[PDB]
RNA sequence: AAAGGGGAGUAGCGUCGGGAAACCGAAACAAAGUCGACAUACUGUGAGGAAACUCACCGGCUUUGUUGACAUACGAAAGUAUGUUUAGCAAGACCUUUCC
Ligand code: GTP
Numbered sequence: 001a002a003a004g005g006g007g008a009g010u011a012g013c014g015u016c017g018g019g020a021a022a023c024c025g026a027a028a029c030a031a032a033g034u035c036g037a038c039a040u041a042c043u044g045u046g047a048g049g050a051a052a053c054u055c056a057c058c059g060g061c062u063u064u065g066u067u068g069a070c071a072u073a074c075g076a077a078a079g080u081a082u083g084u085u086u087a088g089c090a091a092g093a094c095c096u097u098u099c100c
Base pairs, nucleotide, nucleotide: 001098002097003096004095005094012089013088015026016025017024018023027067028066029065030064031063032062033061034060035059036058044057045056046055047054048053068085069084070083071082072081073080074079
C1' cells in the first nucleotide's frame, strides 16, 4: 500500500418533520430475521460446550402488520382515507491476511 475486521454501518458528518427561529421530535407493540454500539483495542448479562457455537434475556437495526405522530385530500363537522416518518456518506488507533 490493498482487502477484511475494528463499525449494535460504531464515533462522526449529516438527513427528515413541527416551529419565523431558539428548540422539540424522528416513536410503541407483535412476528420473522440479523447484529452487540458500550470498552479512550476486541469482550451486553447469565447458562451450556473443549471449542467453531447454542439458548433465554437485555440493548440496536431491517422487513411486514397494527398504532402513534406529522403532512395532504375530502367532509359544515365529528371524522375518513392516503402518504411520510434520520436518506445518504463514513472513520482513527490497532489487528489479520496479502503484495518483487
Ligand atoms: P508499519 O509500517 O509496519 O507500521 O505498517 P503500517 O502502520 O500499516 O504502515 P505505516 O507505518 O503507517 O507506513 C505507511 C506507508 O508505509 C504505507 O502507505 C505504505 O506505503 C508503506 N507500507 C507499510 N507496510 C506496507 C506493506 O506491507 N505493503 C506495502 N505495499 N506498503 C507498505
About this RNA: The PDB entry is titled "Crystal structure of ykoY-mntP riboswitch chimera bound to cadmium". An RNA with a sequence from Lactococcus lactis: 100 nucleotides with solved positions. The model includes bound GUANOSINE-5'-TRIPHOSPHATE (GTP). It was solved by X-ray diffraction to 2.7 A. Primary citation: Bachas and Ferre-D'Amare, Cell Chem Biol (2018), "Convergent Use of Heptacoordination for Cation Selectivity by RNA and Protein Metalloregulators". Crystals were grown from: 100 mM Magnesium Formate, 15% PEG 3350, 5mM Cadmium Chloride. It holds a match to the Rfam family "Manganese Mn2+ riboswitch aptamer (yybP-ykoY)". On this family, see Price et al., Mol Cell 2015: "Mn(2+)-sensing mechanisms of yybP-ykoY orphan riboswitches". The family has 29 seed sequences and 1,126 matches in Rfam 15.1. From the family's description: This RNA was originally discovered in E. coli during a large scale screen and was named SraF. The family was later found to exist upstream of related families of protein genes in many bacteria, including the the yybP and ykoK genes in B. subtilis. Gene Ontology term of the family: manganese ion binding. The organism belongs to Lactococcus, within Bacteria.